[PDB]
Released in 2021, the model rests on electron microscopy data to a resolution of 2.73 angstroms. The RNA (23S, nucleotides 571 to 1299) from Staphylococcus aureus has 653 modelled nucleotides. The work is reported in "Structural Studies Reveal the Role of Helix 68 in the Elongation Step of Protein Biosynthesis" (Cimicata et al., Mbio, 2022). Lineage of the source: Bacteria > Bacillati > Bacillota > Bacilli > Staphylococcus. Rfam match: Bacterial large subunit ribosomal RNA. The literature on the family includes a 2001 paper in Science by Yusupov et al., "Crystal structure of the ribosome at 5.5 A resolution". The entry is indexed under Ribosome, H68, translation, protein synthesis. The sample was in a buffer at pH 7.6. The depositors describe the entry as "Staphylococcus aureus 50S after 30 minutes incubation a 37C". The entry has 23 different proteins, among them 50S ribosomal protein L32, 50S ribosomal protein L20 and 50S ribosomal protein L28.
Context: one part of a larger RNA
RNA sequence: ACAAGUAGUCAGAGCCCGUUAAUGGGUGAUGGCGUGCCUUUUGUAGAAUGAACCGGCGAGUUACGAUUUGAUGCAAGGUUAAGCAGUAAAUGUGGAGCCGUAGCGAAAGCGAGUCU
RNA sequence: AGGGCGUUUAGUAUUUGGUCGUAGACCCGAAACCAGGUGAUCUACCCUUGGUCAGGUUGAAGUUCAGGCUGAAUGGAGGACCGAACCGACUUACGUUGAAAAGUGAGCGGAUGAACUGAGGGUAGCGGAGAAAUUCCAAUCGAACCUGGAGAUAGCUGGUUCUCUCCGAAAUAGCUUUAGGGCUAGCCUCAAGUGAUGAUUAUUGGAGGUAGAGCACUGUUUGGACGAGGGGCCGGUUACCGAAUUCAGACAAACUCCGAAUGCCAAUUAAUUUAACUUGGGAGUCAGAACAUGGGUGAUAAGGUCCGUGUUCGAAAGGGAAACAGCCCAGACCACCAGCUAAGGUCCCAAAAUAUAUGUUAAGU
RNA sequence: GGAUGUGGCGUUGCCCAGACAACGUCGAGUGACACUGCGCCGAAAAUGUACCGGGGCUAAACAUAUUACCGAAGCUGUGGAUUGUCCUUUGGACAAUGGUAGGAGAGCGUUCUAAGGGCGUUGAAGCAUGAUCGUAAGGACAUGUGGAGCGCUUAGAAGUGAGAAUGCCGGU
Numbered sequence: 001a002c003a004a005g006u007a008g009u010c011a012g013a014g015c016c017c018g019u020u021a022a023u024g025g026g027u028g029a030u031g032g033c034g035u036g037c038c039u040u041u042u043g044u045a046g047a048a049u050g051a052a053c054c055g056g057c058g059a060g061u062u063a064c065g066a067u068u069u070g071a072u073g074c075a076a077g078g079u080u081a082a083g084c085a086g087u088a089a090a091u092g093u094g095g096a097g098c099c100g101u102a103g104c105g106a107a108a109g110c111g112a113g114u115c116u
Numbered sequence: 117a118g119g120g121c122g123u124u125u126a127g128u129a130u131u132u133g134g135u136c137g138u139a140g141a142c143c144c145g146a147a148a149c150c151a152g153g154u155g156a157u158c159u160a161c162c163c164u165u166g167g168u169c170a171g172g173u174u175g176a177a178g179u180u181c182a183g184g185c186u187g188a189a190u191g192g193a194g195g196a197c198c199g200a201a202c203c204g205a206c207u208u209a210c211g212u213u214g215a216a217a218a219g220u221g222a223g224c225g226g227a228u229g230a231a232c233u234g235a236g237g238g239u240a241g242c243g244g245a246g247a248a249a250u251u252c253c254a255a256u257c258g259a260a261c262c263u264g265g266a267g268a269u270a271g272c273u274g275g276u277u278c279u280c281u282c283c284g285a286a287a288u289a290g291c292u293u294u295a296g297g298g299c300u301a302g303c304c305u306c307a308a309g310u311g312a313u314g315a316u317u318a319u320u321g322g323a324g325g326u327a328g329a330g331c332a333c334u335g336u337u338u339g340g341a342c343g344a345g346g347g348g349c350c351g352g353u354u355a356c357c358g359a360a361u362u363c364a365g366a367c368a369a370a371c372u373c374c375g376a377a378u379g380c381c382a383a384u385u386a387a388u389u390u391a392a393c394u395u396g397g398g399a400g401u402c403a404g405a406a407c408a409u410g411g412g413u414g415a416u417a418a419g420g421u422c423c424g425u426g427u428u429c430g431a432a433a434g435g436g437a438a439a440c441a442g443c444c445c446a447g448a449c450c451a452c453c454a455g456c457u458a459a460g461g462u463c464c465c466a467a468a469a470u471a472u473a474u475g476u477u478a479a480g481u
Numbered sequence: 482g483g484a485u486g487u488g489g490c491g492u493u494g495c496c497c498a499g500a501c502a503a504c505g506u507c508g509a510g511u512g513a514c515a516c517u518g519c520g521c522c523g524a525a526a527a528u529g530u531a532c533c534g535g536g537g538c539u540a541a542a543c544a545u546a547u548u549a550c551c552g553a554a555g556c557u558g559u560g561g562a563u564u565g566u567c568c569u570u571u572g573g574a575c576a577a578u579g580g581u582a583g584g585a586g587a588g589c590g591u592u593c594u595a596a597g598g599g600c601g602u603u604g605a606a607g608c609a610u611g612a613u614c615g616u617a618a619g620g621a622c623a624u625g626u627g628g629a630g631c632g633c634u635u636a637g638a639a640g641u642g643a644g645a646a647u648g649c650c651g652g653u
Base pairs, nucleotide, nucleotide: 008033009032010031011030014027015026016025017024020621037050039048052653053652054651055650056649057648062139063138064137065136066135067134068133070131071130072129073128074127077099078098079097083093084092085091103110104109113121114120115119142275143274145272149265150264151263152262153261154260160239161238162237163236164235165234166233167232168231169229171198172197180188181187183185202226203225204224206223207222208221209220210219241257243253244252278588279587280586281585282584283583288301290299291298292297302401304398305397306396307395308394309393310392314389315388316387320382321381322380329372330371334368336366404429405428406427407426408425410423411422412421413420434445435444436443449561450560452558454557455556456555460551461550462549463536464535465534469548471547472546473545474544476542482522483521486519487518488517504505562578563577564576565575568572589642591639592638593637594636595635596634597633599631600630607626608625609624610623611622613620614619
Other pairs, nucleotide, nucleotide, family: 012029tHS013028tHS018019cHS018021tWS019022cWH024612cSS036051cWW037645tWS038049cWW041043tHS042441tWS043441cHS058643tWH058646tHS059275tWS059643tHH060276cWS061141tWS069132cWW075126tWS076100tWS076125tWH078128tSS080096tWW082094tHS102111tSS105107tHS105108tHS112122tWS139141tHS144273cWW146269tWH147268tWW148266tWW155241tWH155254tHS156159tWS156239tWH156244cWS169200tWS170199tHS173196cWW175192tWS183186cWW201227tHS205206cHS211216tWS214216tHS215219cWS240243cSS240253tWS245251cWW246249tWS250259cWW256260cWS279617cSS284582tWS286431tHH287430tHS289300cWH294297tWS303400cWH305584tSS313391cWH323379cWW324378tHS325326cHS325375tWS326376tWH327375tHS330374tHS331368tHH333371cWS335367cWW339364cWS340363cWS343359cWW343360cWW345347tHS345357cWW405442tHS409424cWW414418tHS429441cSS432447tSS432448tHS433447tHS435459tSS445458cSS448579cWS451559cWH457553tWH459552tHS461468tWS466467cWS470541cWH475543cWH477479cHS477540tWW479539tWW482523cWS484520cWW487488cWH491514cWW493512cWS494511cWW494512cWS502503cHS526527cHS529530cHS531532cWS537541tWS540542cHS566574cWS569572tWS580581cWS588618tSS590641cWS598632cWH601629tWS604627tWS604628tWS604629tHS605628tHS605630tSS606627tHS644645cHS
C1' cells in the first nucleotide's frame, strides 16, 4: 500500500518528548499556494548552454610615469637627486636640478602687457 | 582702433583613494609562422651478397622408320594455363564499449616471373621516394616528430569568489575597409560652484500650410456644347474630322487661398510647484519587444519590415484576463489571525446578491 | 447573397355599393410600397468530449436603473528599523525607502606584524552537537572528542572570501 508529484512553504489534528526553559523540541492525517540554479537573451520551466556527487586548488596585481580627489607641513616661496658618516633603520649632510612668483608671438623681440 | 590669449595673485613637497599609459596587465583557449634538432627497426625505390617455388596439361625449327611432303611415330618450350606451399585482396556474411586501434568464415586473383623473400647498407622534411593515388616516409601527412621564440596573436566564446544602505540608465546621432568592434555627443552617478535662470496652468502677443474643404493655378474628368474654316459636290451646300473658346460638374503625396484642433517660441506687479545651469572625477549603453493611435513598403498579408507620438516589459514582485514578459488595475523598508477600497466579480468548484424592479432571447456555451 | 422568417411607425390603390379566390355564393379590410429589430441559410479535417476552464444553467443569458457586499504587497490602524528634512524638543511632524549595466557610502570575516593587556595539562587550536545573540556578512557560551598552543584592543600590510570556466587533482 485509491495515490498524479521542482517535493517546499503557510495552516493544522493526532502520537512521542523535555531545552542556551522558552510565547518549547521531533514527526506529521488533511487543506491552500507553488514549472531548480547559472549563463546568454527582445523574450528561457524551456525540448538553448554548463554542472554525477563531495573535498582541496582556481581569475584587476606590481613597478615606473601622468592626471584628479582626500590628508598633512611650510608658504612668495616650497623641495632636494646621486653621493657621503650611520645597523640592509630613523635621523644628519649634500643646492646639480624641478615647480612657482608674468605673459604674448612661428621667431628676432616686447613686457602688465603683447600679437596682428 | 575694434579683436585672441593675459593682468584684477597661491603655490609646493610627501602620502591615501579613483582612472589612464608602457609592460602578458583580469584568468583559461586556436587553426598557424619561424629557428635548431630526431627518425627509412613501419613503409617506398635502389646497391652488394644469399634463398624458395608440390603436382598436372599442352607438340609451336625435336625426331625414327613407311609412303609420294602426312601416316605408323612424339626434345617438349613460353611475362603459357589448371592448381597446393607462398604472395595478394574481387564478392558476401560475422564482428563494430571487437578475440582484433583493419580481423575471421566461405567463395575468389597470381603462382618461372616486370616473381616472392632474408641479412647488410644508401636517399631526410622547401626534403626524399613514387608503373602517379596528394600515395608513403614508426597506428599521425595538400607538408612528419621533438624542443625553443612563447604567456605568439585572438575587435571571438566561456569564466571572474563576503554583506547591507542611497541613487539608477541604454538598445540612439554622426563618422569609420565600418556594420555582433570603436570614437565623440545623448541619457546615469559623485563632488564643487551659481542663483532663478527649472515645471504645470491662467491672461496675453507671435511665427506656420497638416486635418478638413475647395477648384481660382498646374494636371485628371464625364456628360452635355458653338460657328469661321480644310470638307459634301458638281468654287460652294452640309454633316462630318480635328483643334479653340465656350454653358454645363467630380478628383490629387509631390494642386491651393479661403484654413483648424493640438504642438512650438517667448514675455510677463498674472497661481501652485521644485527644479535648472556651469565646470570637473567615474562609467555603462550602440541586437531591443508587444500594444493603441499617425504613415511608408508589402497584397487594405504576416507574431513581416521601416520611421513618428505615448504607454508598459527590458530592469517590476502584487490582483484580473483558465493557464499566458509587453493587455486592464496597481509600484513590495519590516511585524500583525485589524479596517476601507481598485480592476474584476457575487449557483457549486471558489469569497461575495439563487438581490430587486422592468424588458429582449427559445438559438444553450 | 437574396428568400412570404418575422418586428413597428406609414401612407395608401382598390373600400362592407360588397375589393383578392370557386366556376351569383362569400364578408373585414384589402394589397402595396420602406428607412429599421431580432432571425435565415449562409460556413465544408485528420490521438479524445473539447471551450462556462469544469459541473451545470431558460437565467446562473443579454440588457438598463438603483442600491448592498467581496476583492491587491494600493490606502488607513498599531509597533519597529535605517535616512533625510527642516520647527530643529534631533524628538513632534514633512517626508522617503522595487530594481539589471553602472556610480557613491558604510561594514563583516581570513593570514601575517607592532604595542598594550589576557588565557592555556585544573586542557589551546581543530572536529561534532545544542531549543543562544546580532539589521546582514557573522559572534558567543555549554557539553563530548582532541592533546600544545591561541584570543582580545588600537594601528599596519596582503598569495584576503568560489557553485558553475565540456576548469585541474584526489576520493566515492